[PDB]
Molecule: U4 spliceosomal RNA
RNA backbone atom coordinates (compact mmCIF):
# COMPACT_ATOMS: atom_id res chain seq x y z
C1' N A 1 0.00 0.00 0.00
C1' N A 2 -4.17 -3.60 -1.30
C1' N A 3 -8.09 -7.00 -0.07
C1' N A 4 -12.56 -9.29 3.28
C1' N A 5 -16.24 -9.33 7.38
C1' N A 6 -19.01 -7.08 11.61
C1' N A 7 -20.40 -2.30 13.76
C1' N A 8 -21.26 3.30 12.19
C1' N A 9 -22.06 7.00 8.28
C1' N A 10 -23.06 7.88 3.42
C1' N A 11 -24.49 7.08 -1.61
C1' N A 12 -30.20 5.30 -3.28
C1' N A 13 -35.55 4.12 -2.49
C1' N A 14 -39.94 3.89 0.77
C1' N A 15 -42.58 4.41 5.30
C1' N A 16 -43.11 7.13 10.10
C1' N A 17 -42.99 10.62 14.36
C1' N A 18 -43.14 17.95 16.16
C1' N A 19 -44.73 17.98 9.32
C1' N A 20 -44.49 16.31 5.85
C1' N A 21 -45.16 20.13 2.05
C1' N A 22 -45.64 23.52 -2.73
C1' N A 23 -46.37 23.80 -8.11
C1' N A 24 -47.06 23.80 -13.63
C1' N A 25 -47.23 27.94 -20.14
C1' N A 26 -50.78 20.05 -20.54
C1' N A 27 -56.27 19.88 -19.61
C1' N A 28 -60.84 19.66 -16.53
C1' N A 29 -62.68 21.52 -10.12
C1' N A 30 -62.30 22.87 -5.84
C1' N A 31 -62.49 26.12 -0.60
C1' N A 32 -64.62 19.16 -0.32
C1' N A 33 -67.45 19.54 -6.56
C1' N A 34 -70.16 17.77 -11.15
C1' N A 35 -74.00 15.24 -15.45
C1' N A 36 -78.65 12.72 -19.06
C1' N A 37 -82.62 9.57 -17.54
C1' N A 38 -88.44 5.74 -18.23
C1' N A 39 -84.34 6.57 -11.44
C1' N A 40 -83.37 1.20 -14.72
C1' N A 41 -77.68 2.58 -14.87
C1' N A 42 -72.95 4.82 -13.85
C1' N A 43 -68.37 7.81 -12.34
C1' N A 44 -66.14 11.02 -7.71
C1' N A 45 -59.93 14.22 -5.23
C1' N A 46 -58.80 11.25 -9.92
C1' N A 47 -55.91 10.09 -14.65
C1' N A 48 -50.92 11.08 -17.65
C1' N A 49 -46.06 13.52 -17.45
C1' N A 50 -42.41 16.19 -14.55
C1' N A 51 -40.04 18.41 -10.27
C1' N A 52 -37.99 20.51 -5.25
C1' N A 53 -36.58 21.32 -0.20
C1' N A 54 -33.74 28.49 -2.09
C1' N A 55 -28.82 34.56 1.70
C1' N A 56 -36.02 36.12 4.62
C1' N A 57 -33.77 32.30 11.44
C1' N A 58 -36.70 29.80 15.01
C1' N A 59 -37.94 28.17 19.63
C1' N A 60 -37.92 28.35 24.91
C1' N A 61 -37.56 29.76 30.02
C1' N A 62 -38.95 33.79 34.72
C1' N A 63 -41.66 38.21 36.73
C1' N A 64 -45.81 41.36 34.67
C1' N A 65 -54.18 41.64 31.61
C1' N A 66 -49.89 45.13 28.75
C1' N A 67 -45.57 47.48 27.83
C1' N A 68 -40.52 46.58 29.63
C1' N A 69 -36.18 43.30 30.70
C1' N A 70 -32.90 39.15 31.25
C1' N A 71 -31.16 34.26 29.90
C1' N A 72 -30.37 29.42 27.22
C1' N A 73 -30.37 26.22 22.89
C1' N A 74 -30.43 24.12 17.81
C1' N A 75 -31.59 19.89 13.94
C1' N A 76 -33.70 14.47 15.68
C1' N A 77 -35.50 8.93 16.07
C1' N A 78 -36.98 3.75 14.40
C1' N A 79 -36.50 -0.33 10.09
C1' N A 80 -34.70 -3.09 5.45
C1' N A 81 -32.06 -3.97 0.69
C1' N A 82 -26.63 -3.60 -2.76
C1' N A 83 -21.92 -0.98 -2.78
C1' N A 84 -17.95 1.89 -0.38
C1' N A 85 -14.68 4.05 3.43
C1' N A 86 -12.26 3.75 8.67
C1' N A 87 -11.00 0.97 13.07
C1' N A 88 -9.87 -4.17 14.65
C1' N A 89 -8.88 -9.13 13.36
C1' N A 90 -6.67 -11.82 9.25
C1' N A 91 -3.61 -12.23 4.78
C1' N A 92 0.32 -10.33 1.60
RNA sequence: GGCCUUAUGCACGGGAAAUACGCAUAUCAGUGAGGAUUCGUCCGAGAUUGUGUUUUUGCUGGUGUAAAUCAGCAGUUCCCCUGCAUAAGGCU